The RNA (tRNA (32-MER)) has 32 modelled nucleotides. Crystallisation conditions: 50mM HEPES, 20% PEG 3550, 0.2M Tri-lithium citrate, 80mM NH4SO4, pH 7.5, VAPOR DIFFUSION, temperature 293K. It comes from the structure "Complex structure of CCA adding enzyme with mini-helix lacking CCA". Primary citation: Tomita et al., Nature (2006), "Complete crystallographic analysis of the dynamics of CCA sequence addition". The entry also contains CCA-adding enzyme, not shown here.

Context: bound to proteins that are not shown
RNA sequence: GGCCCGGGGCGGUUCGAUUCCGCCCUGGGCCA
Repeated sequence: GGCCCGGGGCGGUUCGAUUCCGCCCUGGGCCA
C1' cells in the first nucleotide's frame, strides 16, 4: 500500500432501502 472482517457520519436506483448498486472515517486480521 493492498485485501478480508467487524462498527460508526452521505448520493444514484426503486412503489418502497439500514436492507440493492456505489462514493467520503473508526477497531481487528492476513501476505508478516
It was solved by X-ray crystallography to 2.8 angstrom.